[PDB]
Context: one part of a larger RNA, bound to proteins that are not shown
């Protein structure tokens, strides 16, 4: 002699309340939706190159302009 | 009012966040499996039917023609050495086995079977034709590089605690399991009525 | 200012109805 | 002459509720 | 509140109270307003993605809501039909 | 749970008959 | 003859007919003549919501007000291995491994006593191959 195992709350097991397997994709999973028997180790937005902003650092006497042209002309 | 380094986040090309096709293509290896020709060798038991060809004997006027021995012909009939695979839709089906085993059938002088020399190679061979064979996968073999071949599609993407917090709508699109641009969110900075 | 007062514009839908379009019985 | 009976694509009428502007020299609220 | 900087996620939606359109119909197909679940715990409705209260697990004190007061299972009565 | 029936009530609403004797026998 | 009510239509509550499936079943269950039906309230039960004291965050203009959250995105923390910069311990027993106990909301730091027998660390910047339950993930072992 009840599958087990978890919280709260009280206690040298239990006695009361609550509690259904996780991860995914989906309007919608405890799902008669897929992947997971256990356990160690491994194991997936670093790194080049050229533009933008944000913060910061050092200096600051900084600039070839329109227009297809022709032509025009300091910020 | 720039210039010329530091760090951090969006964009874009790089094997570009991991991990994956059905194929393309350069070079190169096989006829020890099996398929077709060619040289050489080797196998096959006992029966059954009874074609031409040849004797003999009867019939008749003749032309013919009836029996009846001999011989031993055909991809002609069974069986044996053996060789295949109808049917039990029979066993066996993590077996004896990656095609076997019992029973029953079909063939066995051939357009056969079977060892070894040589001939034929991939987009090519070879085929009494089934897309059938080419060394246990062929409606285009097998090997190495191109190659981290593209993937709008399927799966995975790792510490705590705390402030804010959405969309599944409109426009254009060989677009309708996608993508841009607008709307919604977050980090900001500046500046008065 | 996704709410309200006091002015002052727009609307043709529910009900309803025969004035136009279109339909429907009798009496005379 | 009168009684009877319809209406998305019929209006002679016509709501309830929406939607425009002036004035904070109205109300609340910041 | 008023100007203006770098930028992500989404473009398969359902559900109901009213309210149209197709269909004999539908847990059926597609429009209109407006609140949900999405992405919302918890207390009720026995059980439920959307009903109905209410919006989120520190330590103690008081009081309600929806719902309820034989018994599982906190917590009383009064009446009028009726058998 | 439907057209459509059927009973009741110290219940309401409306007619009619009756102690010059009603309804029932 | 008898001696006191009879009777026709309707309405409104409430009852009965109509009313037949397939595993043994369901006003949530045992029952329950009101404890399943209608009216009430002067009574009581009840939340993670309200009011009132303490505690912790996060805003704010510094007597106060505000805390759900997926897809996103921003602030503050813990840990792996080294470098260059400082500052320390270890045979009088270092890591590592096992058990027992202390602090923190957590991520995780600390100490004791076997075991082991040789190295280990704290703060600051700075370089990164920097944190796992899952991918019919891989390898090995059961």
């Nucleotide at each position: 002699u009840g599958a087990a195992u978890g919280g709260g709350g009280g206690a040298u097991g239990u006695u009361c309340c609550c509690g259904c397997c996780c991860g995914u994709c989906u309007u919608g999973a405890a799902a008669c939706a897929c992947g997971g028997a256990c356990c160690a180790a491994g194991g997936a937005g670093a790194c080049g190159a050229c533009g933008g902003c944000a913060g910061g650092a050092u200096u600051g006497u900084u600039u070839u302009c329109c227009g297809a042209g022709a032509g025009g002309g300091g910020a | 009012g720039g210039a010329u380094g530091c760090u951090g986040c969006g964009g874009u090309c790089g094997g570009a966040c991991c991990c994956g096709a059905a194929a393309g293509a350069u070079g190169g290896u096989g006829a020890g499996c099996u398929a077709u020709g060619u040289g050489u060798g080797u196998g096959u038991u006992g029966a059954u039917u009874g074609a031409a060809g040849g004797g003999a004997u009867g019939c008749g006027a003749a032309a013919g023609u009836g029996u009846u021995c001999u011989g031993g012909a055909g991809g002609a009939u069974c069986u044996a050495a053996g060789c295949c695979g109808u049917u039990c839709u029979g066993a066996c089906g993590u077996g004896c086995a990656a095609c076997u085993c019992g029973a029953u059938g079909g063939c066995a002088u051939g357009a056969c079977a079977u060892g070894u020399g040589c001939a034929u190679a991939g987009g090519g061979g070879c085929g009494a034709a089934a897309g059938a064979c080419c060394a246990a996968a062929c409606g285009a073999a097998c090997c190495a590089u191109c190659u981290g071949g593209u993937a709008g599609c399927u799966g995975g993407u790792u510490c705590c605690c705390u402030c804010u917090g959405a969309a599944a709508u409109g426009u254009c699109u060989c677009u309708c399991a996608g993508g841009a641009c607008a709307g919604c969110g977050g980090c900001g900075a500046c500046g008065g009525g | 200012u996704g709410u309200a007062a006091g002015a002052u514009g727009u609307u043709g839908u529910a009900a309803a109805g025969c004035a136009c379009u279109a339909a429907u019985g009798c009496g005379c | 002459u009168g009684c009877g009976u319809u209406a998305a694509a019929c209006u002679u009428u016509g709501a309830a509720g929406a939607u425009g502007u002036c004035u904070u020299u109205u109300a609340a609220g910041u | 509140u008023g100007u203006u900087g770098c930028c992500a996620g989404u473009g398969g939606g359902c559900a109901u109270a009213c309210u149209g359109u197709g269909g004999u119909a539908a847990g059926c197909a597609u429009g209109g307003u407006g609140u949900g679940c999405g992405a919302g715990a918890a207390g009720g409705g026995a059980u439920g993605a959307a009903c109905c209260u209410u919006u989120a697990a520190g330590c103690g004190g008081g009081c309600u809501a929806a719902g309820g007061a034989g018994u599982c299972u906190u917590a009383u009565g009064c009446a009028a039909g009726g058998u | 749970g439907a057209a459509u029936c059927c009973g009741g009530c110290g219940g309401c609403c409306u007619g009619a008959u009756u102690u010059u004797g009603a309804c029932a026998g | 003859c008898c001696g006191a009510a009879u009777u026709g239509g309707g309405c409104g509550g409430c009852g009965g007919a109509g009313a037949a499936a397939a595993u043994g079943g369901a006003a949530g269950g045992g029952a329950u003549u009101g404890a399943a039906u209608u009216g009430c309230a002067u009574u009581c039960c009840g939340a993670u919501g309200c009011c009132u004291g303490c505690g912790g965050g996060g805003g704010a203009g510094u007597a106060u007000c505000u805390g759900a959250g997926u897809a996103a995105g921003g602030g503050g923390g813990c840990g792996g291995u080294a470098u260059c910069g400082u500052u320390c311990u270890g045979c009088u027993g270092a890591a590592g491994g096992u058990c027992c106990u202390g602090c923190g909301u957590g991520a995780g730091c600390g100490g004791g006593g076997g075991u082991g027998g040789a190295g280990g660390g704290g703060c600051g910047a700075u370089a990164u191959g920097u944190g796992c339950a899952g991918a019919u993930c891989u390898u090995g072992g059961u």

Annotation
Solved structure of RNA (5.8S-23S ribosomal RNA, nucleotides 445 to 1088) from Encephalitozoon cuniculi GB-M1, 576 nucleotides shown. The structure was determined by cryo-electron microscopy at 2.7 angstroms resolution and released in 2022. The PDB entry is titled "Cryo-EM structure of the ribosome from Encephalitozoon cuniculi". Nicholson et al. published it in Nat Commun in 2022: "Adaptation to genome decay in the structure of the smallest eukaryotic ribosome". It holds a match to the Rfam family "Archaeal large subunit ribosomal RNA". Rfam 15.1 lists 2,955 matches to the family in 1,139 species. Gene Ontology terms of the family: ribosome and structural constituent of ribosome. Its Rfam clan is "LSU clan". The organism belongs to Encephalitozoon cuniculi, within Eukaryota. The entry is indexed under genome decay, microbial parasite, genome reduction, Encephalitozoon cuniculi, lose-to-gain, RIBOSOME. The entry has 74 different proteins, among them ECU06_1215 protein, RIBOSOMAL PROTEIN S15 and ECU06_1135 protein.